The depositors describe the entry as "Crystal structure of a self-alkylating ribozyme - short time incubation with the epoxide substrate". Self-alkylating ribozyme (58-MER) with a sequence from Aeropyrum pernix: 58 nucleotides with solved positions. Krochmal et al. published it in Nat.Chem.Biol. in 2022: "Structural basis for substrate binding and catalysis by a self-alkylating ribozyme". Method: X-ray diffraction, resolution 2.16 A. The entry became public in 2022.

[PDB]
């Protein structure tokens, strides 16, 4: 270099998803269970994905 991949490593990486503040639960929704919207905040910490700066093969 090709190909293939995401165990290792990186945070360079989006998305869940977290805290907070209204709405007596308010499209639909709810484990004998506490929601969904709106609005504010959160990234490298847990999934899932993604990437090289990674691994695997040749």
């Nucleotide at each position: 270099g090709g190909c293939c991949g995401c165990u290792c490593c990186a945070g360079a990486a989006g998305a869940g998803g977290g805290c907070c503040c209204c709405c007596u639960u308010g499209c639909c929704c709810g484990u004998u269970a506490u929601c969904g919207g709106g609005g504010g905040c959160u990234a490298g910490g847990c999934u899932c994905g993604a990437u090289g700066u990674c691994g695997g093969c040749c």